[PDB]
Context: one part of a larger RNA, bound to proteins that are not shown
RNA sequence: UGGAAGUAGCAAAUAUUCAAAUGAGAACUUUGAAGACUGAAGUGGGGAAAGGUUCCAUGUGAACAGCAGUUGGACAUGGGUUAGUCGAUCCUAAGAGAUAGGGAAGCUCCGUAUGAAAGUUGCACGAUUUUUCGUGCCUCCUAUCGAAAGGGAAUCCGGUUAAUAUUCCGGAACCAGAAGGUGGAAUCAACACGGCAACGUAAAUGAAGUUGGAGACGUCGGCGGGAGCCCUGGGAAGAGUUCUCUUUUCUUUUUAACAAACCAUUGAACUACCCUGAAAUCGGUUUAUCCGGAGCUAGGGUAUGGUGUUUGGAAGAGUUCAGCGCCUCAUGCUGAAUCCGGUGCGCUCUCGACGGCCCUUGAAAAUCCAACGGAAGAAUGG
RNA sequence: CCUUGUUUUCACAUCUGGUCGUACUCAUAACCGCAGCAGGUCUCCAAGGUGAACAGCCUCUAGUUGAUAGAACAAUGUAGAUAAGGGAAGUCGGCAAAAUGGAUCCGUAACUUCGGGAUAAGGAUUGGCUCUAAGGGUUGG
RNA sequence: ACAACCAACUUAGAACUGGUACGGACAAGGGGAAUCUGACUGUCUAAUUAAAACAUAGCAUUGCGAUGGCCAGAAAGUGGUGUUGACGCAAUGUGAUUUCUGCCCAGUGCUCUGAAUGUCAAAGUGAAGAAAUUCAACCAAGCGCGGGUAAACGGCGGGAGUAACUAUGACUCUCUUAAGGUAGCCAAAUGCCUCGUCAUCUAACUAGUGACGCGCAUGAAUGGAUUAACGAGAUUCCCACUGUCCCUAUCUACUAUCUAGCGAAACC
Numbered sequence: 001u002g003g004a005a006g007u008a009g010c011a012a013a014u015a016u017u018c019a020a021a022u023g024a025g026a027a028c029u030u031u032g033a034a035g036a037c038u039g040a041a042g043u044g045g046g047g048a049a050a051g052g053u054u055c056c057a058u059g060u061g062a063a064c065a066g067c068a069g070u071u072g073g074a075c076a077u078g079g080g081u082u083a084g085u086c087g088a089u090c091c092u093a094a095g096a097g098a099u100a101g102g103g104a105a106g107c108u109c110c111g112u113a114u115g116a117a118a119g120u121u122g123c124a125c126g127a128u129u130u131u132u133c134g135u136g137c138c139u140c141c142u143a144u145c146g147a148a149a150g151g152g153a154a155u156c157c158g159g160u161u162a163a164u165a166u167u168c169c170g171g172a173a174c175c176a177g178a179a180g181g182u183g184g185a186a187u188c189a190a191c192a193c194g195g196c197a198a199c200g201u202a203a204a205u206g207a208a209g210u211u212g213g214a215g216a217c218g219u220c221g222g223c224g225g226g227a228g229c230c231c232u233g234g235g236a237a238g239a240g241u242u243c244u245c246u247u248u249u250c251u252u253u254u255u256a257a258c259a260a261a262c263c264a265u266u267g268a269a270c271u272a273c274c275c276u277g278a279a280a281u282c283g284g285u286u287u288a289u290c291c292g293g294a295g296c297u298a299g300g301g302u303a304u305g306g307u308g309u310u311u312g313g314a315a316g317a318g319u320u321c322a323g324c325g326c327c328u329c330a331u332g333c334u335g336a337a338u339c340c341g342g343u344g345c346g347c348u349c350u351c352g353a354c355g356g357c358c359c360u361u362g363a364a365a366a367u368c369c370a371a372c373g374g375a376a377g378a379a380u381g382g
Numbered sequence: 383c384c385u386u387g388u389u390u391u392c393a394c395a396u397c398u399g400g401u402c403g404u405a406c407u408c409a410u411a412a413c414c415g416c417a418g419c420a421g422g423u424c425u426c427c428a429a430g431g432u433g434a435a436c437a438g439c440c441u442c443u444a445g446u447u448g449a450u451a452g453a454a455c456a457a458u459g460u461a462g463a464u465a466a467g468g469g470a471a472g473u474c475g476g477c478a479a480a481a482u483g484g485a486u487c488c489g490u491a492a493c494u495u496c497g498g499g500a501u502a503a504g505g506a507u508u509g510g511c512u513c514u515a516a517g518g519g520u521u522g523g
Numbered sequence: 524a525c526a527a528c529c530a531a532c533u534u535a536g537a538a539c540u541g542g543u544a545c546g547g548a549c550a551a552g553g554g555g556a557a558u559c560u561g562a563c564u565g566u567c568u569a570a571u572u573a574a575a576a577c578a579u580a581g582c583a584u585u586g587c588g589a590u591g592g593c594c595a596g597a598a599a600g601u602g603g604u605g606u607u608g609a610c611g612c613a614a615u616g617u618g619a620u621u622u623c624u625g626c627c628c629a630g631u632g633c634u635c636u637g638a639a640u641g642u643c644a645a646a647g648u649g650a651a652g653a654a655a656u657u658c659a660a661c662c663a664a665g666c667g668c669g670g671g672u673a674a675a676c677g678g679c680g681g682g683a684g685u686a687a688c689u690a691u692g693a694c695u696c697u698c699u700u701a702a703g704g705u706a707g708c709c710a711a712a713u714g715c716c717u718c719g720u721c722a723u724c725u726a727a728c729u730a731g732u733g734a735c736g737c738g739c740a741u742g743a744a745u746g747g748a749u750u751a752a753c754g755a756g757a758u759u760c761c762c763a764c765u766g767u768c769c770c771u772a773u774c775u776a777c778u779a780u781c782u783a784g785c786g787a788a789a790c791c
Stems, first nucleotide, its partner, number of pairs: 002791002009785002016034006035447004044427004050407002054405001055079006064072002084174002086403002090151002095145002101110003126133001155172005175399004181394003184389002187387001191377001192201003205376001209372006218357004223352007230344001231342004235253006254317001258312005271303006282292003318338008358362001413422002429441004450783004459777007467769002471767001476764001484508005493498001495619001509540002512537006519529001541545001553762007560754002565577002581617007592604003621748003625679003630676002632672004648659004680698005707741001708738001719735005
Other pairs, nucleotide, nucleotide, family: 004789tHS005788tHH006007cHS006786tHS007787tWH008786tHS011777cSS012410tWW013449tHS015035tWS022026tWH023025tHS023070cWS026070tWS027450tWS028067tWS038043tSS039441tHS039443tHS040442tWH042443tWW049408tHS049409tWW053081tWW056162cSS061072tWH063074cWS065418cWS072418cHS073411tHS079163tWS080081cWH083404tWH084154tSS085154cSS087148cSS088401cWW089152tHS091365cSS092147tWH092364cSS094146tHS097143tHS098112tWH099114tWW100111tHS101600tWS103597cWS103598cSS104106tHS109598tWS113118tWS114116cHH115600tWS121138cWW124132tWW125135cWW147150tHS149424tWS150363cHS151365tWS151366tWS153175cSS155166tSS156256cSS160165tWH161163tHS172257tWS180181cHS184203tWS186387cWW187386cWW188380cWW190377tWS195197tHS196275cWS197274cSS198301tSS201204tWS202203cHS202392cSS206374tSS206375tHS207374tHS208373tHS215366tHS216365tHH217364tWH222353cWW225267cSS255314tWS255315tWH256314tHH257313tHS263265cWS267306cWW268305cWS269304cWW277297tHS278295tSS279292tWS279293tWS279295tHS283296tSS285289cWW286288tHS288354tWS306308tHS315316cSS358360tSS360362cSS406412tWS407412tSS409423tWH415419tWS433435tHS433437tHS438549cSS454779tWH457779tHS458778cWW465766tWH466770tWW469765tHS469767tHS470476tHS470477cWH470478cWW470765tWH472767cSS473475tHS480764cSS482552tHS483546tWS489503tHS490502tHS491500tHH492499tHS494497tWS495497cHS495750cHS498751tSS509547cWS511538cWW518530cWW520528cWW521527cWS523525tWS542547cWH544547cHS560575cSS562751tWS562752tWS563579tHS567574tWH568572tHS568573tWH575712tHS580618tHS582674tWS588608tSS589607tWW591605tWW592612tSS595601cWW596598tHS596599tHS616744cSS617744cSS619750tHS620749cWW623743tWS624744cWH627701cSS628675tWH636668cWW637667tWW639666tHS641665cWW642664tWW643663tHS644662tHS647660cWW652654tHS652655tHS673676cHS678702tWS686691tHS692693cHS699703tWS704705cHS704742tWS705743tWH706742tHS706747tWS707747tSS710717cWH710719tHS714716tWS724728tWH725727tHS743746cSS766770cWS
């Protein structure tokens, strides 16, 4: 760079059609209409990994989009990612790995309180004077890295952009840390009261040391409750159909985090515990046979408490409908409704009480809490 | 008795909360597979009817209508159907296809490790409409 | 003793009826009689093998009490088993259950002997030599023996010379040796001859099944036999069914085909 050649072929995944607009040009762009498909284990709505701007707007249409191109994840010019509460960051896991120390010609290998003088923490003895710098005597401490699904402080709703949002705006909260700004509580000598008790409260001094708890855990089975969904009966508002029929058919009829009080009522407990009492004619009791003189049944209490109730939040929001100005502007203004019932071997999630199984018994740590203990304190002139 | 400490594990109040990520795709065109490749790649939500059902089939919300097109209907294909009478004669061989299939009521052999075999085999039924009977809850005197 | 609604869902039955139909689409087992084989569930050759292979529970054997067994490392003040301790860890075989698991320790392995000192390195000891060195004895293990051991490897008959090409395994002969193949099983996935022989099924079978057995060359955890259940395993048959066939025909979609656009390759 040829012949093969304008040939092989460009046939999986049901499917397109009409009109209009734009345009030099339309089977492929956009709008409306029709016909269809995915059919909620989606051709739907998000994420992790990976990509990295592909996102958005305005343009372009050479190349690419194995036909096309007015279009595109292509090309050009700009724009775009807002956090105490979501992650990371903190913790430890299998593991990785400095250090001590020992190997090794050496690159390096082993090792991880190890054969190490491996110390951050506990006391006020000095220190005026109302307080963390000097010795002190002390004691089993410890590298770090390793999880965007494990552990883990804390945020919800409504709105908003061309394009971000639990991050912006409006409103309403929450957590952690610091200082101590008020108020309250206890203490006349000391650190509160109530209740038989389970235990209760607006607070209710608590150093060292110790001990306990939470974090913290498999799997299957059915049972009971809750939330959302689903279904159903009325009312309302709008819409579809209306030869005939259809008091019809369809849509909307919403309520967060957080806060408070209740609470087995209304749904789910005699679940756990306490008190009274003392049970054979044994009783109680689950769908599932467990429970009782180691105290049953019963009666009355105490605790655990929301995805329950009644409220705050909050109707002022959101939704639906009907009008007014009518170039209208800041797109403003004005009216109605958003109500009352029921249902469950339903679905998804979840909680509660259980049952089965194992030569299988189903992480750790950070972190938080409680107790035992008694350190320390200095008000006094009723 | 005008007079302190504690408690801020009680109420209200004040200050402060840095730094990095945050667009978009997540796949029959944004990832890997030389590519806009019928391959591959972890996971959350999940409507109505039929039905046992997250099955198949139809639909609502949402999404899409994208897979070069036009015309024609030759042989031979690929994929899918049907067939008189016979019924495995085909073939290495029933390969492929056909037949069976859900549910309810009857019935169920050898053998067995007593658990099974077993839906063994083998029968019958099944629509629509109009009724009948039985099986539970709220709630009045 | 009762009760007017509301809120409900089943099940069974009767009559009537029509296309003698009704799980009306969709959905959705064919079934049976036997043989080989592996017990079962499980696992693998990514991209030609899914199986009878591997695994497995069960059975058995082996080492080892920690100054240890097995494994590691160039070395180490080193690692694993081991957060362990024989109801354990490590190393093998066989392969559920049931039923059995015969004989052989000569060979090869393994294991235990020091009584063999029987051999013997290095080192050391004695003698000769001027010395290198030489010559002698002395010594460990390993070794020869000896004992044990087969759910260690394995064996359970071998050699032989010779039948028309040659070879031949007919015939001819023995050694038998460690033991001579027990129970079982079989022309078996193991039998050459071989299409073995008999019986059964068929109209007809070199198939298959059942028997038989001097079995070329079956046989006992190199596991023998049996076996319910299970199997996308192999094999034979029967019923159902049917375009597999007689013997072909017909129909649909997408191609092929013609068009517009686009447009390769092998090969030469």
Shown are 791 nucleotides from a PDB entry: RNA (28S ribosomal RNA, nucleotides 1476 to 2448) from Schizosaccharomyces pombe. Released in 2024, the model rests on cryo-electron microscopy data to a resolution of 1.94 A. An Rfam search finds the family "Eukaryotic large subunit ribosomal RNA" in it. The family is grouped with related families in Rfam's "LSU clan". On this family, see Cannone et al., BMC Bioinformatics 2002: "The comparative RNA web (CRW) site: an online database of comparative sequence and structure information for ribosomal, intron, and other RNAs". The sample was in a buffer at pH 7.4. The entry has 40 different proteins, among them Large ribosomal subunit protein uL5A, Large ribosomal subunit protein eL6 and Large ribosomal subunit protein eL38A. It comes from the structure "Non-translating S. pombe ribosome large subunit". The entry is indexed under Non-translating, 60S, Large subunit, S. pombe, Schizosasccharomyces pombe, RIBOSOME.